[PDB]
Shown are 741 nucleotides from a PDB entry: RNA (23S rRNA, nucleotides 526 to 1261) from Thermus thermophilus.
The entry also models magnesium and zinc ions.
Method: X-ray diffraction, resolution 2.94 angstrom. The entry became public in 2014.
The source organism's lineage runs through Bacteria, Thermotogati, Deinococci, Thermales and Thermus thermophilus.
Among the 49 different proteins in the entry, which are not shown, are 50S ribosomal protein L29, 50S ribosomal protein L15 and 50S ribosomal protein L33.
It holds a match to the Rfam family "Bacterial large subunit ribosomal RNA".
Context: one part of a larger RNA, bound to proteins that are not shown
RNA sequence: ACAAGCAGUCACGGCCCCGCAAGGGGUUGUGGCGUGCCUAUUGAAGCAUGAGCCGGCGACUCACGGUCGUGGGCGAGCUUAAGCCGUUGAGGCGGAGGCGUAGGGAAACCGAGUCCGAACAGGGCGCAAGC
RNA sequence: GCAAAGUCCGCGGCCGUGGACCCGAAACCGGGCGAGCUAGCCCUGGCCAGGGUGAAGCUGGGGUGAGACCCAGUGGAGGCCCGAACCGGUGGGGGAUGCAAACCCCUCGGAUGAGCUGGGGCUAGGAGUGAAAAGCUAACCGAGCCCGGAGAUAGCUGGUUCUCCCCGAAAUGACUUUAGGGUCAGCCUCAGGCGCUGACUGGGGCCUGUAGAGCACUGAUAGGGCUAGGGGGCCCACCAGCCUACCAAACCCUGUCAAACUCCGAAGGGUCCCAGGUGGAGCCUGGGAGUGAGGGCGCGAGCGAUAACGUCCGCGUCCGAGCGCGGGAACAACCGAGACCGCCAGCUAAGGCCCCCAAGUCUGGGCUAAGUGGUAAAGGAUGUGGCGCCGCGAAGACAGCCAGGAGGUUGGCUUAGAAGCAGCCAUCCUUUAAAGAGUGCGUAAUAGCUCACUGGUCGAGUGGCGCCGCGCCGAAAAUGAUCGGGGCUUAAGCCCAGCGCCGAAGCUGCGGGUCUGGGGGAUGACCCCAGGCGGUAGGGGAGCGUUCCCGAUGCCGAUGAAGGCCGACCCGCGAGGGCGGCUGGAGGUAAGGGAAGUGCGAAUGCCGGC
Numbered sequence: 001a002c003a004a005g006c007a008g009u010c011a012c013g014g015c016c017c018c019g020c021a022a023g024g025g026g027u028u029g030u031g032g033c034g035u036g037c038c039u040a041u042u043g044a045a046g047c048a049u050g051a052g053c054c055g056g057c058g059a060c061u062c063a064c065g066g067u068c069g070u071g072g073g074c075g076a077g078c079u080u081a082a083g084c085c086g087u088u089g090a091g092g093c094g095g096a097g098g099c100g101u102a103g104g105g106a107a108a109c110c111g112a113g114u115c116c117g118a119a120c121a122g123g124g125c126g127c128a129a130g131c
Numbered sequence: 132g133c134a135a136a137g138u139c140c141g142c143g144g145c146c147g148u149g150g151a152c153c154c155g156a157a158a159c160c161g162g163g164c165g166a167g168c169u170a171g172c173c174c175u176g177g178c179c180a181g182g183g184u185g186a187a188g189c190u191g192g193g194g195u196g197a198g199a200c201c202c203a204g205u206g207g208a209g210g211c212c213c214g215a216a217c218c219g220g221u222g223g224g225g226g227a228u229g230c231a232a233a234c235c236c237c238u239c240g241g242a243u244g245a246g247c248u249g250g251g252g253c254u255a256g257g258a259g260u261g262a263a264a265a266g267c268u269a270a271c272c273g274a275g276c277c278c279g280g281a282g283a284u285a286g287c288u289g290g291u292u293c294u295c296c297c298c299g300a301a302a303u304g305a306c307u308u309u310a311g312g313g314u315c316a317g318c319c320u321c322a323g324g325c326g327c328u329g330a331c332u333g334g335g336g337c338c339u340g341u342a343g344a345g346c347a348c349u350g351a352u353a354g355g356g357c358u359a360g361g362g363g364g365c366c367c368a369c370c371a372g373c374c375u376a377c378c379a380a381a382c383c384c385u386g387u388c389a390a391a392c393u394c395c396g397a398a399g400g401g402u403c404c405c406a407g408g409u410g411g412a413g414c415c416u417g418g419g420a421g422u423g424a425g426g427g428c429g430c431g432a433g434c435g436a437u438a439a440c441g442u443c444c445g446c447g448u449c450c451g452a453g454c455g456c457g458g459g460a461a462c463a464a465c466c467g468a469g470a471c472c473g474c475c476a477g478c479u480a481a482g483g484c485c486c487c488c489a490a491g492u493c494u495g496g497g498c499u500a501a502g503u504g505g506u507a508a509a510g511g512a513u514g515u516g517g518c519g520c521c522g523c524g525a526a527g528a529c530a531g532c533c534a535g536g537a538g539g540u541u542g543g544c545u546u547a548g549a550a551g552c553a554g555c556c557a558u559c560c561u562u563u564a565a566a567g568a569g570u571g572c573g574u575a576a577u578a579g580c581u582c583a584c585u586g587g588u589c590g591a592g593u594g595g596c597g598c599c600g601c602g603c604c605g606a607a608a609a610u611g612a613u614c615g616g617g618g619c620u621u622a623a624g625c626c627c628a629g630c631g632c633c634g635a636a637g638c639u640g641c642g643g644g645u646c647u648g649g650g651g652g653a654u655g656a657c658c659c660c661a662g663g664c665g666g667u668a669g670g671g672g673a674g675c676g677u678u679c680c681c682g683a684u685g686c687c688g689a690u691g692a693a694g695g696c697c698g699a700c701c702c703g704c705g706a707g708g709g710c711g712g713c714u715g716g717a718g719g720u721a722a723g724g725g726a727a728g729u730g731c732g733a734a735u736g737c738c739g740g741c
Stems, first nucleotide, its partner, number of pairs: 008033011037050001039048001052741006062149013077099003083093003103110002113125004130133002152290002155287001159280006170254009179244001181213003184209001188205006217241003222237004256272001258268003293674006303316005317422002319419007327410001331407009343395001344393002349389003353385003361377001362375003425450007433442002456467003471643004476639003482633003485617003491630001493629006504619001510604002514601009531588001533586003537561003542556003567582001571580001644664008675730001677727005685720003694714005700709003
Other pairs, nucleotide, nucleotide, family: 005007cHS019022tHS024699cSS036051cWW037733tWS038049cWW041043tHS042425tSS042463tWS044048tHH058731tWS058734tHS059290tWS059731tWH060291cHS061151tWS073078tSS075136tHS076100tWS080096tWW082094tHS086090tWS087090tHS102111tSS104114tSS104124tWS105107tHS112126tSS117119tHS129130cHS149151tWW154288cWW156284tWH157283tWW158281tWW161277cWW165256tWH165269tHS166169tWS166254tWH166259tWS170260cSS179215cWS180214tHS185207tWS185208tHS186207tHS187206tHS194199tHS195197tHS216242tHS220221cHS220238cWS221238cWW226231tWS229231tHS230234cWS255268tWS256275tHS257274tHS261264tWS289734cSS294705cSS299668tHS300667tWH301422tSS301452tHH302451tHS309312tWS320670tSS326328cWS328412cWH329412tSS330408tHS340341cWS340396tWS342396tHS345347cWS345394tWS346348cHS346389tWH348392cWS352386cWS356382cWW357381tWW359379tWS365372cWW393394cHS420669cSS421668cSS426464tWS432443cWW435438tHS435439tHS450463cSS453469tSS453470tHS455636tWS457481tSS467480cSS470665cWS474476cWH479635tWH481634tHS483490tSS488489cHS489633cSS499622tWH500620tWS501620tWH502503cHS502622tWW505618tWW508606tHH509605tHS512602cWW523592cWW525527cWS527591tWS528592tWS532587cWW535565tWS536583tHS538559cWH542557tWS543556tWS545554cWS548575tSS548576tSS551571cWH552572cWH561562cWS566567tHS567569cSS570581cWW570582cWS572579tWW573578tHS573579tWS614617tWH618623tWS622624tHS674706tSS675706tSS676729cWS682722tHS683685cHS688717tWS691715tWS691716tWS691717tHS692716tHS692718tSS693715tHS703705tHS732733cHS
C1' cells in the first nucleotide's frame, strides 16, 4: 500500500515522549501554497554550464615607486641614507643627500614677473599673509 | 598665541613595475636521452615439405655446297605454376568496460626471391630513414622524448570562501588592424565645499517647418476646351488650300499625387527671463567604480512583403537588477502595485462574485439560438430584432383560384415540312371586358396544355429599396479531447444602467527595528516626533569568527585545557557569543592593542574516504 511527487512551507487534526501547570519536543493524515543551487545570459526549472556524496587543500599578496585620503610629529622648514657606537629582542650617533621655500622661457637670460612682439597694444603661463 | 604652506613616519583606497587574483593551452627556444619498437644500409649466420611446367645447351637423325633451320631424346632454366613451413593481411562475420590499446574465426596474396629470419653494428629531431603514406623514428609524429627558460603568453572559458546597514548603474557617443578588447565622455558611489540655483510646473519673449493641408515653385497626373509641330485623306510642290473621333507641346479650366515639391501651417518642442518647487534635488573639487551583446511593449519613421518572438533609429516605458506580491488558467517585461519586520485586524486596485474558487445564481431594460459567446477574409443568404424611403392598394390591389389569350395568321427569308416553340429575322396589324403573328412542355409541320395581359371571385394590406444591433454560411492537418474545468441559453452569453461584496506584500490600524532629519543640549548610542529603508554590476559604512605577538616570571587548568557530541535555555538584526550535560585527558590565554598563509559549495578543481 486510490495515490502524483524541487519534497518544503502554513494551518488545523490525531499518536509518542517531556513537563505540577500553561507550554514545548518528535512524527505525520488532510487542506492551502509552492518551476533545485551555481554559472552564463536579452531571457533558464529549464531539455543551456558545472557538481555522486562527505572531509581536508584551494584564488586580491608582497617590494619598490606613485596619487588621493587619513592619524600623528615638526613647521619656512621638514627629514635622514649607507655606515658608526651601544644592546637579559635598548637605542643613540650619522646632514652625503631628497622634497619644499618662484616663476617664465627651446635656450641665452630675466625675475614678481617672464614669454611671443617694434610696442610703455594685446594675450599665455605666472605672483597678491588666516585670526 | 591658535592655525597652516611643506615635509616626515603610521594607516587605508587606487595606480606603475614585477608570474601581480587563481587554474588552463595549441606552441617557441636551450641542453641532453632514445633505432632493445619501427625505416634503410653494413658484417656474419640460418631457413624455404612435396609436387607441376620443361628454356637454353648437349647427343642422334634430317636438311644444305657449307648453313639456317626441323624432328626427337637428354638436359633442368625461371622476380614460372599448385601448396605447407614461413612472410602476409583480401572479403565477410565476431569482438567493442575485448582473450587482445589491432585479437579470434572462415576466406584469401606471396612462397628460389626486389625472399624470410637470428646475431653483431651504423644513421636522430628541422635531423635521420622512406619501392613515397608527410609513412616511420619505444602503444597519439605536418616535426620524437626529457629537463630547463617557465609561474611563456592566453584582449578567452571557468573559479573567487563570514555578517548586517545606506546608495545604486550600464548595455550609449566619439575614436580604435576597432568590433565579445579598450581610451575619453555619459550614467553609480564616496569625502569636502557651495548652499535655491534642481527635476517638474506658471506667465512671458523670440527660433522651427513635421502632422495636417495646399498646387504659387520642381515634377507627376485623368478628362475637356483652345491651339504651334506633327500623323493622315487632297486638285502636289505656290510648297500652300482645307477636312479629321491619334498622339500634341505650351496656355486654360475641371479633378488629383510626391521623403528628397511648399503659397500656407497646428498641436507640440527648444532656449532665456521672473515666479513656485528643501528634493537620496542641484552646482563645484577631488578618491573609487562598474557599463560600453540588451530585451519586450506603446508611439513615430526607414528596411522588409502595409511578413517575422525580424531588422535599424527616435520618444516614453518596464524587464534587466522587481523570476518578490495580485490579476491574466499556466507565462521576464500586458493590467494592478515599488516587498524593513511581526499581527488568526480593517479599506481597496486590477480583476472578479453558478461550483472547482474568496464574493450577487443581485436589481431593472433590451438583444442572441449559434455553444454564437469559446471566428479568421473577400464574398454570400426571405436568420432575427429594431429605425427610415418609395410604390400598387376598399373606383379594391399582392397568393392562388374561376374565365378566357380570337383574327389572314402560311409573318417574310428560310422551306422534302417547321403553320410562336430547328434557325435568320423586314417581329405586320385588326387590337384594346383582354389576347404577344405568341414566354414555355409540345410536335412525321398540325391538334392538345400553359405562360406576359384584362375581367370576375373571397377580401385585406402588400411589394421593393437603404441603415442600425446580434447572429448563419464561407471554415480541411496530422498522439485524446476540452471555453482553465465542470457546466451554462428570459444566462453562468452580449449590450445599457444601479447598488452591494470578494479581492495584493498597495493603503490603514497596532507593536518593533535601523538610518536621516528637527527637538529636549541628557551632549552620543536616552526619550520624543516626522520621514526613508526591492535591488544585479558596482561605491560606501559598521561588525563576527581563524592563526600568531605584546598583555604573561601573569591568569585559567586533573575539583578536567584544547578538540569532540547533544540542548526544545540565555545574549546578539546577523556572523556569533554564553550557559548546561556527555566525551576528552594537558593544555589554554581576558580587558586593550598589534600583525595575517584568515572564513569554500561549485573551478570536467587537488588529495583521501565511502